[PDB]
Context: bound to proteins that are not shown
RNA sequence: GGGAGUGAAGGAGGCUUCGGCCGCGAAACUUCACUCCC
Numbered sequence: 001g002g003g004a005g006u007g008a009a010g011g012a013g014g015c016u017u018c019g020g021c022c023g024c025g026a027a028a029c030u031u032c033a034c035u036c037c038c
Stems, first nucleotide, its partner, number of pairs: 001038010013022003
Other pairs, nucleotide, nucleotide, family: 011028tHS012023tWS016019tWS025026cHS025027cHS
C1' cells in the first nucleotide's frame, strides 16, 4: 500500500466502458471499530 471477512450504524440508491452490472431481503454503498491475508 492493497485484497477481504465480521459487528454496529447510516442508507434508497451505488457504479458504469453508457452495453449494463449491483442494491431498495441481513446483504449495494459508506463510516467507525474487531480480526484474517497479500
About this RNA
This is an experimental structure of RNA (mRNA), with 38 nucleotides shown. Crystallisation conditions: KCl, MgCl2, HgCl2, PEG 10000, cacodylate, glycerol, pH 6.0, VAPOR DIFFUSION, HANGING DROP, temperature 277K. Ions in the entry include potassium. Keywords: RIBOSOME, RIBOSOMAL PROTEIN, MRNA-PROTEIN COMPLEX, L1, REGULATION OF GENE EXPRESSION, RNA-PROTEIN INTERACTION, STRUCTURAL PROTEIN-RNA COMPLEX. It comes from the structure "The structure of a ribosomal protein L1 in complex with mRNA". Sample source: SYNTHESIS OF THE RNA FRAGMENT FROM THE PLASMID PUC18, SEQUENCE FROM CELL-FREE (IN VITRO) SYSTEM WITHOUT LIVING ORGANISM. The entry also contains 50S ribosomal protein L1, not shown here. Nevskaya et al. published it in J.Mol.Biol. in 2006: "New insights into the interaction of ribosomal protein L1 with RNA".